The RNA (23S rRNA, nucleotides 1264 to 2021) from Escherichia coli B has 754 modelled nucleotides.
Context: one part of a larger RNA, bound to proteins that are not shown
RNA sequence: AUAAGUAACGAUAAAGCGGGUGAAAAGCCCGCUCGCCGGAAGACCAAGGGUUCCUGUCCAACGUUAAUCGGGGCAGGGUGAGUCGACCCCUAAGGCGAGGCCGAAAGGCGUAGUCGAUGGGAAACAGGUUAAUAUUCCUGUACUUGGUGUUACUGCGAAGGGGGGACGGAGAAGGCUAUGUUGGCCGGGCGACGGUUGUCCCGGUUUAAGCGUGUAGGCUGGUUUUCCAGGCAAAUCCGGAAAAUCAAGGCUGAGGCGUGAUGACGAGGCACUACGGUGCUGAAGCAACAAAUGCCCUGCUUCCAGGAAAAGCCUCUAAGCAUCAGGUAACAUCAAAUCGUACCCCAAACCGACACAGGUGGUCAGGUAGAGAAUACCAAGGCGCUUGAGAGAACUCGGGUGAAGGAACUAGGCAAAAUGGUGCCGUAACUUCGGGAGAAGGCACGCUGAUAUGUAGGUGAGGUCCCUCGCGGAUGGAGCUGAAAUCAGUCGAAGAUACCAGCUGGCUGCAACUGUUUAUUAAAAACACAGCACUGUGCAAACACGAAAGUGGACGUAUACGGUGUGACGCCUGCCCGGUGCCGGAAGGUUAAUUGAUGGGGUUAGCGG
RNA sequence: CGCGAAGCUCUUGAUCGAAGCCCCGGUAAACGGCGGCCGUAAC
RNA sequence: AUAACGGUCCUAAGGUAGCGAAAUUCCUUGUCGGGUAAGUUCCGACCUGCACGAAUGGCGUAAUGAUGGCCAGGCUGUCUCCACCCGAGACUCAGUGAAAUU
Numbered sequence: 001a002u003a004a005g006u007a008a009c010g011a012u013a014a015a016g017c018g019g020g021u022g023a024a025a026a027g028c029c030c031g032c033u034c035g036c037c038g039g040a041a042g043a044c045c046a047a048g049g050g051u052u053c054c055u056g057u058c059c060a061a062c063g064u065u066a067a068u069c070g071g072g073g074c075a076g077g078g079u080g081a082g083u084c085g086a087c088c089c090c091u092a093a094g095g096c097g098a099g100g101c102c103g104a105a106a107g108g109c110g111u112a113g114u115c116g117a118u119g120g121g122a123a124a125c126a127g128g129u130u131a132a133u134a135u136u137c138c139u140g141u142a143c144u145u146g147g148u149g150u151u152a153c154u155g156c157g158a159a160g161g162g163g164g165g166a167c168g169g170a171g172a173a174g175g176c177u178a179u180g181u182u183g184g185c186c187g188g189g190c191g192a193c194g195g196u197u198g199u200c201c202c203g204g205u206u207u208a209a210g211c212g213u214g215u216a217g218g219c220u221g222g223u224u225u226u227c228c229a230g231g232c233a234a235a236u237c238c239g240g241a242a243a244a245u246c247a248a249g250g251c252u253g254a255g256g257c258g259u260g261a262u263g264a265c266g267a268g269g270c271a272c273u274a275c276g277g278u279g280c281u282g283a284a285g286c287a288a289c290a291a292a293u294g295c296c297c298u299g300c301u302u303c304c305a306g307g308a309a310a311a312g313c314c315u316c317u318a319a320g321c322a323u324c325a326g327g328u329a330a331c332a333u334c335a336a337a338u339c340g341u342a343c344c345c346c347a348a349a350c351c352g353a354c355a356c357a358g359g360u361g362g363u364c365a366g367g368u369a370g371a372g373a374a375u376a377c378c379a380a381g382g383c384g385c386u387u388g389a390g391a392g393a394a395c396u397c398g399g400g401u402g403a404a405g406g407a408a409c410u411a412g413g414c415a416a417a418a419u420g421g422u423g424c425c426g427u428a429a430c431u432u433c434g435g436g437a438g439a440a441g442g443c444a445c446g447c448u449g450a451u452a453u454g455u456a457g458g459u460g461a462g463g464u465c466c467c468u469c470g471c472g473g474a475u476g477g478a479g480c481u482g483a484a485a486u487c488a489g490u491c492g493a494a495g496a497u498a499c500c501a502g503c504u505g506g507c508u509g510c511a512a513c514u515g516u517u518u519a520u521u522a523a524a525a526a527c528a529c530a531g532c533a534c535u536g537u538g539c540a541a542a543c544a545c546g547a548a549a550g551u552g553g554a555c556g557u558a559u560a561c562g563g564u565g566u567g568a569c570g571c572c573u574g575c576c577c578g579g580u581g582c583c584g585g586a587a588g589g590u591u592a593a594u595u596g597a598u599g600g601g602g603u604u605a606g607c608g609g
Numbered sequence: 610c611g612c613g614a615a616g617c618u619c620u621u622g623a624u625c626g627a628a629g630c631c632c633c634g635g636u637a638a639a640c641g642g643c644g645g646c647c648g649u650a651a652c
Numbered sequence: 653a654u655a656a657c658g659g660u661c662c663u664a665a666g667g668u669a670g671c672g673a674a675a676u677u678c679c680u681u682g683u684c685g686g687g688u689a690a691g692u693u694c695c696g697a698c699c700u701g702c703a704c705g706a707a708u709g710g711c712g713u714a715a716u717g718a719u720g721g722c723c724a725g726g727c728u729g730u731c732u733c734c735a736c737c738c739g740a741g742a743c744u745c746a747g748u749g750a751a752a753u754u
Base pairs, nucleotide, nucleotide: 001754008748009747015033016032017031018030019029020028034384035383036382037381042364043363044362045361048344049343052342053077054076055075056074057073058072062070063069082143083142084340085339086338088121089120090119094115095114096113100109101108102107124141125140126139127138128137144336145335146334147333148332149331150330151329152328153327154326155321156320160316161315162314163313168303169302170301171300174296175295176294179290180289181288182287183286184205185204186203187202188201189200190198206264207263210259211258212257213256217252218251219250220249221246222245223244224243225242226241227240228239230238231237255471265285268281269280270279271278272277304307350359351358366378367377368376369375387746388745389744390743395741396740397739398738399737400736401735402734404732405731408730413727421445422444423443424442425441430435432568446490447489448488449487450486451485457481458480459479463475464474465473466472467470491495503725504724505723506722507721508720509719510717511716515527516526531566532565533564534563535562536561537560543552544551545550569712570711571710572709574643575642576641579640580639581636582635583634584633585632588631589630590629599620600619601618602617603616606612607611608610644661645660646659647658648657670704671701682698683697684696685695686694
Other pairs, nucleotide, nucleotide, family: 002753cWW003752tHS004751tHH005006cHS005749tWS006750tWH007749tHS010354tWW012739cWS013383tWS014034tWS014384cSS021025tWH022024tHS022068cWS025068tWS026387tWS027065tWH027066tWS036041tWS038040cHS038379tHS038380tHS039365tHS040042cHS040380tWH046345tHS047345tWS047347tWW051078tWS051079tWW054131cSS059062tHS059070tWH061072cWS063355cWS065387tWS067386tWW071348tHS077132tWS081341tWH082123tSS087337tWS090310cSS091117tWH091309cSS093116tHS097112tHS098111tWH099110tHS102548cSS103106tHS108548tWS108549tSS117119tHS119308cWS120311tWS122144cSS124135tSS125208cSS129134tWH130132tHS141209tWS155325tWS157319tWS158160tHS158317tWH160233cWS161231cSS164312tHS165311tHS166310tHH167309tWH172299cWW173297tWW175254tSS177292tWH178291tHS186283cSS193194cHS204284tSS208261tHH209260tHS214255tHS215254tWH216253tHS216296tWS221248tWS234317cSS235316cSS266283tHS266284tHS267282tHS273276tWS293373tWH304306tHS321324cWS343349tWS344349tSS346361tHH347350tWH347360tWH352356tWS370372tHS370374tHS394742tHS403729cWH403733tWW406728tHS406730tHS407413tHS407414cWH407415cWW407728tWH409730cSS410412tHS417727cSS419502tHS420501cWH426440tHS427439tHS428437tHH429436tHS431434tWS432713cHS435714tSS452484tWW454455cHS454482tHS455483tWH456482tHS460478tHS461477tHS462476tHS492494tHS510525cSS512714tWS512715tWS513529tHS517524tWH518522tHS518523tWH525675tWS530567tHS532638tWS536542cSS537541cSS538557tSS539557tWS539558tHH541554tHH542553tHS542561tWS546548tHS546549tHS566707cSS568713tHS572706tWS573707cWH576664cSS577639tWH586587cHS587632tWS591627tHS591628tHS592626tHS593626tHS594625cWW595624cWW596622tSS596623tHS597622tHS598621cWW604613tSS604614tHS605613tHS637640cHS642664tWS642665tWS649655tWS649656tHS650654tWH655656cHS655657tHS662666tWW663665tHS667668cHS667705tWS668706tWH669705tHS669710tWS672699tWS673680cWH673682tHS674676cHS676704cWS677679tWS687691tWS687693cWW688690tHS691693tWS694721tSS706709cSS729733cWS
C1' cells in the first nucleotide's frame, strides 16, 4: 500500500439557554436552570511520584473531535518550625561482626560489639493572612529540654543492684464528651397564586492549648522500729522475718467548673470595586434533651491458646571524691542546629505501555427514614465522566409489560419469575439431646381521636432538710423527652406500599463438621482436620540443613519429639508370615582388604663339556 | 651346549579374616494375599 | 427346583461380619416393586459380586455442603409463539481515524 475514509472515539450521571472573549465557541470564562455522588465521585495523611503547584503567555506537536482551554510549550514566581516529621536516644525480627571456631581457595558460622522500625523515648494552641506556605509568617496566649551564672541548702558518685517502662482474647456496664435536635435569645422577613402579625418564615447563637481546681470511677491498708544464708561486691534500695501502732493514708483519673477572654470570632449592615473583591462596623452568643465505634479504660469481669525488648525515668550503693567536685531549689541568661514542608494520593500526577471501567495502607463520619458504616433522598463539598448532531429499519446489547396455557423448554427449570420485615400463634420424622427450626403454616401492620390537653419509662430545676459545708447526701418533683398497647373512627385496589428484604417441602450418593486448592477453563467426592494405630527416638535424642563449625528439633526430655497410614462419632476391624521388607538369632557353609606358606620361571658365581 | 648356589626378580596363593548372603525364628493398623471340579433331599 | 451334606485336587491361606446391578455390574435399559398417560435416570428390593469387603479401613450416622442424582408445591416469555414498549449501538451528517489479510 490494501481492507477504508470502514470499525472505533473508553462506563447510558445529562444536559438547556443568555452574556463574554476570540479568526473561529456544543466543550473555555461568567450567569441562571437541570442532572449525578455524598461511609464519596467529599476532606486529609503515609507510600510512590517529582514541579505536575500559582501567574503571565502561546496552540505546531500532545489531548482519541474543536479548543480561545490543559497535568501540553515557554517564561517568571512559590515550600519560612526549639514544639509537625526526619535526624537523634532505645531496642524486635533480622543483618553485619575485632578476636574466635570451621572450610581446597572463594568463603560458612558466630562472641564482645555494632546496626536495624513496622514498636518505647521532651515540648503549641486559637485567631488572622498569600495568586501560590503555614500548628512554620503575623496577633494573642503558652510550654519543653539543655548550657552558663548567681543565691540558699546539701553525700555525691556506675559498665553494677532493684523498681518502672511492660504489653492477650472476649464480654459487660456505668460516667462522659464529640455531635445533633428543640426551645429561648438576637437580627431580618410579611411574600409573583387562595391564605400567612403568628402556636408564622429565614439566619446566627462560635471560642483553643495552657494554668488552676479535683469529680464519676480504678488500684492499694498506712506508719515506725528491730533482725536476716537472697539480689556475683556493697546498699539506707528490692526481697524475707518479727514486733509496735493507727486506721485512713497514698497512687491514678475522664468530664465539669474557673481562668485564658473588657479579647478573638460573629448574622448582617455600610462604603468602595480594577465588578474579581476589598475597606468599615457588628446584635445575640443561653438552656434542655438525645448521644457515639471517641474518652475514663494500659480499667473492670472472665477465659485459656497464658499474651516483646531496651532506653528515657525513679531509686540503691561500689571504686572514688572530701569545707572540692557533684546534688536539690529559686532566679537570671543563653541555646535548641540540620534536612523535609509546593502539588497529586481509591488517582489523568502512584502500580497497570494509554488522560486505561482494574489495584492502592491509615484518619474524618452531618440531616430525614432506618437495627445499621445496609439502603433511599439530601448537607458541606465535589462533579456531568474531552467527539458531537440527527434518525427512530433488520439485528445485537441492557431493561419494562403481556391474552390463554404453566417446564409442554432443555443435557439440566440454564436464565427468568417468585420468596423476602417485625411481633404473635404454631411447627413433623429423625437426633450425637445441642439440634432439626426462620421447619412448615398462619394472623396483625397506614392515618386520626381517645384512654393520657403526652401514658409507662427516661431525664431532672427551683425549693426544702441534713452535713464530717462539697463537683455533698436526702426529699421533692417544674421543665424536657417518650415507647408500646387497647378502644373508636377513617382513606385507598393495595399500609413490611418505594429502596431494602429467606423460595419451600420429600427420597438418595459422597465427605463428619468450620477450613484448603489447580493466580488465568477443574472448589470437588481432592487436601487438611480433631480422633485412632503402627513405628522410631534415653538426650551430644531420632531426624533435618550443612565438606565442616554449627543450627533447627528444644532452652523441650517418652503424658516428649519425628516418620508413616487411617480420618468426627457409633458398632466394628475376620483368616494367611509361602513371596518382598523389617526385627531377632549366630552354631555351620560361603566371602574383602590384609598376610605371603608352597610350587614354578628369568638372570648367573660356579660345574661340566 | 647342558647343570646350576646366593642375591635380585616374574609368577603362584597355604594360612588369617567382619558384616552380608545362605540358614533358623518372629512380624500384616508392614508391602501384600484371601480357590477349582464333580455329586447329593418325597414331583 | 435348589443343595444344609459328600468326594476329590490344589494353596501361605482360601473372603468372616457387614454390604451388594453399587462413585464398583461387562452382559444390562438384569428382574420384581414404587412413582409417571408413558421413567436407559431415581427410590426399595433380589444376589447370577464380569471385577465389594474390614484403618491404601467395612457398615451405619444427627448436623453441615455455591457438592452429585431424583420428585413435588409455588412461580414464571424456558416453551406453545411470539407481540409491543423504553434506553445504548447499528443507519445519515460533520470532525478524527485503526486491524487481521494480501
The structure was determined by cryo-electron microscopy at 1.55 A resolution and released in 2022. It holds a match to the Rfam family "Bacterial large subunit ribosomal RNA". Keywords: 70S, bacterial, translation, high-resolution, RIBOSOME. The 2023 paper behind the entry is "The translating bacterial ribosome at 1.55 angstrom resolution generated by cryo-EM imaging services". The PDB entry is titled "Translating 70S ribosome in the unrotated state (P and E, tRNAs)".